An RNA, together with DNA: 63 nucleotides with solved positions. Ions in the entry include zinc and magnesium. Method: electron microscopy, resolution 2.8 angstrom. The entry became public in 2022. It comes from the structure "Structure of yeast RNA Polymerase III Pre-Termination Complex (PTC)".
[PDB]
Context: bound to proteins that are not shown
RNA sequence: GCCACAGAG
DNA sequence: CAAAATTTTCGGAAGGCATGCTCTGTGGC
DNA sequence: ATTTTTTTGCCTTCCGAAAATTTTG
Numbered sequence: 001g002c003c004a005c006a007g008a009g
Numbered sequence: 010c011a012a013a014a015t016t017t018t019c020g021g022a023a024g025g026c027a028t029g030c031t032c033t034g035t036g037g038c
Numbered sequence: 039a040t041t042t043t044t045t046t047g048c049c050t051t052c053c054g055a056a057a058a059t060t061t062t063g
């Protein structure tokens, strides 16, 4: 950097 | 009168969009 | 070179096919 899920109100 | 051209209506498919608004982390390619 | 899906609704445009209407013979 791109994806991927994980959470906050 | 009914054959042939033109126009309208009617479907199913093909596209598109939506599928909040912000914020904090990690893990792997 | 066998062989799953993994939301749900709404909307317009296109595009033959068939129906409706007019137009030529």
Base pairs, nucleotide, nucleotide: 002037003036004035005034006033007032008031009030010063013060014059015058016057017056018055019054020053021052022051023050025048026047027046
Other pairs, nucleotide, nucleotide, family: 001038cWW012061cWW024049cWW028045cWW